Released in 2011, the model rests on electron microscopy data to a resolution of 10.8 A. The RNA (Helix 69, 71, 89, 92, 95 (Large Subunit); Helix 44 (Small Subunit)) from Escherichia coli has 218 modelled nucleotides. Rfam match: Bacterial small subunit ribosomal RNA. The literature on the family includes a 2001 paper in Science by Yusupov et al., "Crystal structure of the ribosome at 5.5 A resolution". Its family is annotated with ribosome and structural constituent of ribosome in the Gene Ontology. It comes from the structure "Models for ribosome components that are nearest neighbors to the bovine mitochondrial initiation factor2 bound to the E. Coli ribosome". Yassin et al. published it in Proc.Natl.Acad.Sci.USA in 2011: "Insertion domain within mammalian mitochondrial translation initiation factor 2 serves the role of eubacterial initiation factor 1".
C1' cells in the first nucleotide's frame, strides 16, 4: 500500500491474519 | 444521497 | 458514394390473451423501405 | 405552451 | 384553429356509477 | 466454572435512548417611521348654514391624544429542522491484546 477472515437481525468491523 | 430555499433549483447553501 | 448499424414496414406463427394465434401483443427465424442515428 | 435547473440540443420537474 | 356551456337529454345506453349520437343556441382562448 | 481466567479500543449488528444547531414559522417582552376609528379635549365656527333676548348656543371644520394596521430590526420560549454529534447495556460479530 494491498489481499483475506471476524461481535447480538442484517449491513459495517474496533479485532485477527497475511504479502 | 439527505436537508434548505422554489409552484418547479443539472447552479447555490448545510451535511 | 454506401446502409453494415439505426429507424419504419411487411412474411411465417410456437406462444399470451380464462377459453381463442393475429382486439392487443408475439418467440425462433425471414424480406424489404427510408436516408434519419452509429459508422465505412 | 409558459416557466424552474443547465451553454445545452435533450432531458427531468412545476403548471 | 379550436375550448367551454346550455338545449336535445339527465333521455338512448346503464345494475348502479355515469352518460351520448345527431342537430342547434351562446360565450371564449 | 478460578490464566484454556479476566479484559480494552476501533469498526460492525442487537434491546434502548438522545443532544447540539444555521435558518424557516409562531408567541412574550419592544424600538423607529408611515397610516389611524370611536371619543374626550383644544382652536375656528367666517356676507358658508340653523337658533337667538345679540350675550351666546348647535351644525360643521381643523388639531392633539388615541384602539388598531403597515415596513424594517430585536426578545421570549414553543415547532420544524437539510447539518452535525453520537451514549448505557449485550451470551458466539471484526482486527489486534492495552490493562489485571
Nucleotide at each position: 500500500g494491498g489481499c483475506c477472515g471476524u461481535a447480538a437481525c442484517u449491513a459495517u468491523a474496533a479485532c485477527g491474519g497475511u504479502c | 444521497u439527505c436537508g434548505g430555499g422554489u409552484a418547479a433549483g443539472u447552479u447555490c447553501c448545510g451535511a | 458514394c454506401u446502409g453494415a448499424u439505426a429507424c419504419c414496414g411487411c412474411c411465417c406463427a410456437a406462444g399470451a390473451g380464462u377459453u381463442c394465434a393475429u382486439a392487443u401483443c408475439g418467440a425462433c427465424g425471414g424480406c424489404g423501405g427510408u436516408g434519419u442515428u452509429u459508422g465505412g | 405552451a409558459u416557466g424552474g435547473c443547465u451553454g445545452u440540443u435533450c432531458g427531468c420537474c412545476a403548471u | 384553429c379550436u375550448g367551454c356551456u346550455c338545449c336535445u337529454a339527465g333521455u338512448a345506453c346503464g345494475a348502479g356509477a355515469g352518460g351520448a349520437c345527431c342537430g342547434g343556441a351562446g360565450u371564449g382562448g | 466454572c478460578a490464566c484454556c481466567g479476566c479484559c480494552c479500543g476501533u469498526c460492525a449488528c442487537g434491546c434502548c435512548a438522545u443532544g447540539g444547531g444555521a435558518g424557516c414559522g409562531g408567541g412574550c417582552u419592544c424600538u423607529a417611521c408611515c397610516c389611524g376609528a370611536a371619543g374626550u379635549c383644544g382652536c375656528c365656527g367666517g356676507g358658508a348654514g340653523c337658533c337667538u333676548a345679540c350675550g351666546g348656543g348647535c351644525a360643521g371644520g381643523c388639531g392633539c391624544c388615541g384602539a388598531g394596521g403597515g415596513u424594517a430590526g430585536g426578545g421570549c420560549c414553543c415547532g420544524u429542522g437539510a447539518c452535525u454529534g453520537g451514549g448505557g447495556c449485550g451470551a458466539a460479530g471484526u482486527c489486534g491484546u492495552a490493562a489485571c